[PDB]
Released in 2025, the model rests on cryo-electron microscopy data to a resolution of 2.4 angstroms. 16S ribosomal RNA (rRNA) from the rrnH operon, nucleotides 1 to 920 from Escherichia coli K-12: 920 nucleotides with solved positions. It holds a match to the Rfam family "Bacterial small subunit ribosomal RNA". Gene Ontology terms of the family: structural constituent of ribosome and ribosome. It comes from the structure "Impacts of ribosomal RNA sequence variation on gene expression and phenotype: Cryo-EM structure of the rrsH ribosome (HBB-70S)". Among the 49 different proteins in the entry, which are not shown, are 50S ribosomal protein L13, 50S ribosomal protein L2 and Large ribosomal subunit protein uL30. NCBI's taxonomy places the organism under Bacteria, Pseudomonadati, Gammaproteobacteria, Enterobacteriaceae, Escherichia coli. Primary citation: Welfer et al., Philos.Trans.R.Soc.Lond.B Biol.Sci. (2025), "Impacts of ribosomal RNA sequence variation on gene expression and phenotype".
Context: one part of a larger RNA, bound to proteins that are not shown
């Protein structure tokens, strides 16, 4: 160099089709677990549930080179009895080789389990300052002279035992003053103050109570000051869901002073201040051990934390300290609780979440093995002792991996079975027959490694008065393996001992025959069986896969079916009834400056395995391993200025104001007018009127309807009047006045990004309702009578109340719809309509332009498609809102709002495999 090389669809809505959208398989993967079946081997893995109770062995000692000592094995030294007169055999003796109780001393905070508990007191990355650190380690120095106990032990004694209690004695490297004191502690200084322990080898001169002094040497001992490890705290960013959890919090937030910690700090206490956290999610609720990682995935991402490392957190439940360098302590101590056991009844004893095993639980998960050889740990000056850590070893197809269960040759293409259109095909080179071969597997007979040291001896250096003693390095010599009948090799004898599970309608490779008869079954989705079933069942034949095959459960994929990468809201589900606007996202233009984001590069740091590249070991491969690459990430240094931020200066092209007109059913609020409908009062005048399909309820001789005149009232404004206007929608039509809002256009002038969206909040919002007082002509929910009908709680008459009408409040919803958010730029055309304005010209509204708003057609281009097209549904940009099958539902609860009726906000359970949409 190399660190990669990555990405499939498929059935099913329909008579057919396009979309659009659910379910469903077809991969991969597990600690799995269940059914058939099962030959070896190798690495690995093996209570995922009761943090459920737990019998029994075991899982932590160790040091005689700290002490006093002598309980028990040796050995010695002295008696003595025998007499083996040759030695025994008893009895004294800590002399000593050791040692059992016990004092010390260090270990028991490590190692092992296990995830209850903890959404941050904890993890993970990066950064910090106010700490402490046994053993190990380098410097420097001291290590000096003294007390007083106390265990053991022996006497008494109380207790059933568990464990006590009283005298008396004895020792240290136990325990304490004294001296001695600084590069230590306190103090500005002056000054004041604080330990110590010894043992062990072995020795030539000289002292000697013959014990030792004396001299070397090893090792311990105490003090400062360092390192090195290991710990304690601070920060900042990350690390699960729920807002149908919207407030929390008084030692709370901060000051100031005392107190405690090893240390900073409300860690704790007096007063003081009234603060602090919260839509960037506090607080509460429900889950959870975090990480490296492993599973999937082309990747983004999803999902997850078994096994093997790092960290926390726990030890029968809750709490407490104490001992120490370290603990608020698995096999240590005290309390309380539940459970178990013992009891003499007063009273005691225990804690497998350690290995191993039992008992319940569970769909489910192993042996009450061997061994400290190795590795490492504890204590020792070693010898060594200890270790259920650990290295083996059993038992399980539970997973990966690798071999076998023969090989070649063999048509009478045997029989026997199945199909047959009887001729055959198939089962099939398969078998048989003949020829070889022995891997595993069984006997049998050789054999590495995993052993380094450690012991004894010697020989050389060093030290030192020594040629002793220690150390250190070289050689001899005997000797260390649980695994172990290893691995791995030879050698026998024979093909001998070794194939089964699934599935053949499509999707998915694999097809006939019988039986049955919508039965009895099968099914993962579409389906599938009702007398010719490739779909149930057996059988033949055939696919797949194989010591393992299928089914179940789980996760991801496939699903672009939460789409960041990567999707949509005209009709398929999805634009809020509309606006205003605060938080928040975004932001025309030019120079400067600044380096925050970005970007380059160093450096630090991302732990080890793991994953990936390139090799090495094991007869291959899983499997182990060297070396790299990755760890996308965080800080810090030092650079770039082009984008995007901050400032500082402008600029006029978004966006505003002024001036001067213009059209308009914009909007409040008062007046008035003129037709018609009722009704009341009269006049004229008779037998109908009024209604419908057709009637009839109903009205009229008590004089209707018709006509005419007078008057009262309320309501709504023919024509104009027009896919015509104005309004953010809603929505708004006679005419005057008053008050007032918007848009548009001319030609300048000024300010100088002031702009756009907009969660949550505010406001305005048709009819219907609803309160309070009014009004009431016509209309008309409801109600009443007639009539249609089988029936008419309707249509249809003839009647009528609330309400439509005003005034104040309240509801807050509609197919509140262009079923189309807002704002901004771009992109052929064509005919129209409404309202400005410029120019030319002799101007029925002569001719050429240049705005806004509108309506229909229609290219490109988008779209399932229909359509939509400069008023986009087209090309793109800013923000907001919404949706994720189809009922179940815009329902239930719960909250907020409202007088009410309701509005907003919004699930699940269950159920279907469809429901849509637009075209044919």
């Nucleotide at each position: 160099a190399a660190a990669u090389u990555g990405a499939a669809g498929a059935g099913u809505u329909u008579g057919a089709u396009c979309a659009u959208g659910g379910c469903u398989c077809a991969g991969a993967u597990u600690g799995a677990a269940c059914g058939c079946u099962g030959g070896c081997g190798g690495c690995a893995g093996g209570c995922c549930u009761a943090a459920c109770a737990c019998a029994u062995g075991c899982a932590a000692g160790u040091c005689g080179a700290a002490c006093g000592g002598u309980a028990a094995c040796a050995g010695g030294a002295a008696g003595a009895a025998g007499c083996u007169u040759g030695c025994u055999u008893c009895u004294u003796u800590g002399c000593u080789g050791a040692c059992g109780a016990g004092u010390g001393g260090c270990g028991g905070a490590c190692g092992g389990g296990u995830g209850a508990g903890u959404a941050a007191u904890g993890u993970c990355u990066g950064g910090g300052a106010a700490a402490c650190u046994g053993c190990c380690u380098g410097a420097u120095g001291g290590a000096g002279g003294g007390g007083g106990a106390u265990a053991a032990c022996u006497a008494c004694u109380g207790g059933a035992a568990a464990c006590g209690g009283u005298a008396g004695c004895u020792a240290a490297u136990a325990c304490c003053g004294c001296a001695u004191a600084a590069c230590g502690u306190c103090g500005c200084a002056a000054g004041a103050c604080c330990a110590a322990a010894g043992a062990g080898g072995g020795g030539g001169a000289c002292c000697u109570u013959c014990g030792g002094g004396c001299c070397u040497c090893u090792u311990g001992c105490c003090a400062u000051c360092g390192g090195a490890u290991g710990u304690g705290c601070c920060c900042a960013g990350a690390u699960g869901g729920g807002a149908u959890u919207a407030g929390c919090u008084a030692g709370u937030a901060g000051g100031u002073g005392g107190g405690g910690u090893a240390a900073c700090g409300g860690c704790u206490c007096a007063c003081c201040u009234a603060g602090g956290c919260g839509a960037c999610g506090a607080u509460c609720c429900c889950u959870a051990g975090c990480u490296g990682g492993u599973c999937u995935g082309a990747g983004a991402g999803g999902a997850u934390g078994a096994c093997c490392a790092g960290c926390c957190a726990c030890a029968c439940u809750g709490g407490a300290a104490c001992u120490g360098a370290g603990a608020c302590a698995c096999g240590g101590u005290c309390c309380a609780g539940a459970c178990u056991c013992c009891u003499a009844c007063g009273g005691g004893a225990g804690g497998c979440a350690g290995c191993a095993g039992u008992g319940g639980g569970g769909a489910a998960u192993a042996u009450u093995g061997c061994a400290c050889a190795a590795u490492g740990g504890g204590c020792g000056c070693a010898a060594g002792c200890c270790u259920g850590a650990u290295g083996c070893a059993g038992c399980c197809a539970u997973g990966c991996c690798g071999c076998g269960u023969g090989u070649a040759u063999g048509a009478a293409g045997a029989a026997g079975g199945c199909c047959u259109u009887c001729g055959g095909g198939u089962u099939g080179u398969a078998a048989a027959g003949u020829a070889c071969u022995u891997u595993c597997a069984g006997c049998g007979g050789g054999g590495a490694g995993g052993a380094a040291g450690g012991g004894a001896g010697u020989a050389a250096a060093g030290u030192u008065a020594a040629u002793a003693c220690c150390u250190u390095u070289g050689c001899u010599c005997a000797u260390u393996g649980a695994c172990g009948u290893u691995a791995c090799c030879c050698g026998c004898a024979g093909a001998a001992g070794a194939a089964g599970c699934a599935c053949c309608g499509g999707c998915u490779a694999a097809c006939u025959c019988c039986g049955u008869g919508c039965c009895a079954g099968c099914a993962g989705c579409c389906g599938c069986g009702g007398u010719a079933a490739u779909a149930c069942g057996g059988a033949g034949g055939g696919u797949g896969c194989a010591a393992g095959c299928g089914u179940u459960a789980a996760u991801c994929g496939g699903a672009a079916u939460u789409a960041c990468u990567g999707g949509g809201c005209g009709u398929a589900a999805a634009g809020c009834g509309c606006a205003c606007g605060c938080a928040g996202g975004c932001g025309g233009u030019u120079u400067g400056u600044u380096a925050a984001g970005u970007c380059a590069g160093a450096u630090g740091u991302g732990a080890a395995a793991u994953c990936c590249c390139c090799g090495g070991g094991c007869u291959c491969a899983a499997c182990c391993u060297g070396g790299g690459a990755a760890c996308u990430g965080c800080a810090u240094c030092u650079g770039a200025u082009a984008c995007u931020g901050g400032c500082a200066a402008g600029c006029u092209u978004g966006a505003g104001u002024c001036u001067c007109g213009u059209a308009g059913a914009g909007g409040g609020g008062g007046g008035u007018a003129g037709a018609a409908u009722u009704c009341c009062a009269g006049g004229u005048g008779u037998a109908g009127c009024g209604g419908u399909g057709a009637a009839a309820u109903g009205c009229g001789u008590a004089g209707a309807g018709a006509u005419c005149u007078g008057g009262a009232g309320g309501a709504a404004u023919a024509c104009c009047g027009g896919u015509g206007g104005c309004g953010a929608a809603g929505g708004c039509g006679g005419c005057c006045c008053c008050c007032u809002g918007g848009a548009c256009g001319a030609a300048g002038a000024c300010u100088g990004a002031c702009g756009c969206u907009c969660a949550g909040g505010u406001g305005c919002g048709a009819a219907a309702g609803c309160g309070u007082g009014g009004g009431g002509a016509g209309c008309a929910a409801a109600c009443a009578g007639g009539a249609u009908u089988a029936g008419a709680u309707a249509c249809c008459c003839u009647g009528g109340u609330a309400g439509u009408c005003c005034a104040c409040g309240c509801c807050g919803u509609a197919a509140a719809c262009g079923a189309u958010g807002u704002c901004g730029a771009c992109u052929u055309g064509g005919a129209g309509g409404u309202u400005g304005u410029g120019c030319c010209c002799u101007u029925g509204a002569g001719g050429c332009g240049u705005g806004g708003c509108u309506u229909c057609c229609g290219g490109a281009g988008c779209u399932a498609a229909c359509g939509c097209g400069u008023u986009a549904a087209g090309u793109c940009g800013a923000c907001c809102g919404c949706c994720u099958g189809g009922g179940g539902a815009g329902u239930a609860c719960g909250g907020c709002c409202g007088c009410a009726a309701g509005g907003u906000u919004a699930a699940a359970a269950c159920u279907c495999a469809a429901a849509u949409g637009a075209a044919u």